[PDB]
Annotation: The depositors describe the entry as "Structure of the Lactococcus lactis Csm CTR_4:3 CRISPR-Cas Complex". Solved structure of RNA (Crispr RNA; target RNA) from Lactococcus lactis subsp. lactis, 71 nucleotides shown. The entry is indexed under Type III-A CRISPR-Cas, Csm, RNA BINDING PROTEIN-RNA complex. The reconstruction used 54,783 particles. Primary citation: Sridhara et al., Commun Biol (2022), "Structural and biochemical characterization of in vivo assembled Lactococcus lactis CRISPR-Csm complex". Among the 5 different proteins in the entry, which are not shown, are CRISPR-associated protein Cas10, CRISPR-associated protein Csm3 and CRISPR-associated protein Csm2.
Context: bound to proteins that are not shown
């Protein structure tokens, strides 16, 4: 010969459970296998 | 006798729709209250 001495804010716990990147839309539209000598 | 020139032009290239819904949101033990 400190209002001190010692003392883990730790243990547990599934960012998981359902959900179609999908409905709808003609590769179509005009076109002479031809003119020329 | 066949010889030249055109082997594609031209035009849309995606338009709309709906573009995370629902669910839990700490829950217990000590600490505490009885």
């Nucleotide at each position: 010969a400190c209002g001190a001495g010692a003392a883990c804010a730790u243990a547990c716990g599934u960012u998981c459970u359902u959900u179609g990147a999908a409905c709808c839309a003609a590769g179509c539209u005009u076109c002479a296998a031809c003119u020329c000598c | 006798a066949g010889g030249a020139g055109u082997u594609g032009a031209a035009g849309c290239u995606u338009g709309g729709u709906u573009c995370a819904a629902a669910g839990a949101a700490c829950g217990u033990a000590u600490c505490a209250a009885g």